Overview:
This is an experimental structure of RNA (GLUTAMINYL TRNA), with 73 nucleotides shown. It was solved by X-ray diffraction to 2.6 A. Sherlin et al. published it in J.Mol.Biol. in 2000: "Influence of transfer RNA tertiary structure on aminoacylation efficiency by glutaminyl and cysteinyl-tRNA synthetases". Protein in the same entry: GLUTAMINYL-TRNA SYNTHETASE. Entry title: GLUTAMINYL-TRNA SYNTHETASE COMPLEXED WITH A TRNA MUTANT AND AN ACTIVE SITE INHIBITOR. On the sample the depositors note: Product of runoff T7 Polymerase transcription from synthetic DNA template. Rfam match: tRNA. From the family's description: Transfer RNA (tRNA) molecules are approximately 80 nucleotides in length. Their secondary structure includes four short double-helical elements and three loops (D, anti-codon, and T loops).

[PDB]
Context: bound to proteins that are not shown
RNA sequence: GGGGUAUCGCCAAGCGGUAAGGCACCGGAUUCUGAUUCCGGCAAGCGAGGUUCGAAUCCUCGUACCCCAGCCA
Numbered sequence: 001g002g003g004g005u006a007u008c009g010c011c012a013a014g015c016g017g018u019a020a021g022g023c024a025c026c027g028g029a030u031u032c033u034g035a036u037u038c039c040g041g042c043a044a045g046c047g048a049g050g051u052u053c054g055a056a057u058c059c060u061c062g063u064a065c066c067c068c069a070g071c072c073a
Stems, first nucleotide, its partner, number of pairs: 001068006009023003017053001025041005046062005
C1' cells in the first nucleotide's frame, strides 16, 4: 500500500424505529451432590461530527486492532 473488524467480562442479535440470547458474574428459593433446578440483577454499540422526527444500524473525518511480501495452506 491493500484487504478486513470495531455492541455488556467472553461470544453474539438487531440491517432507520427507539439495544435480543448464551456463557461468566452478584443475590434469593429448593436440594442426602457447596451440583442440578430454580427466580431475581448486570453493564453495552471506537471518537468526533454530520442526515434524519429519530441511527447501533446511512454518510465523513479520524483512531484501534487483525491479515497479506511461502516455489505453505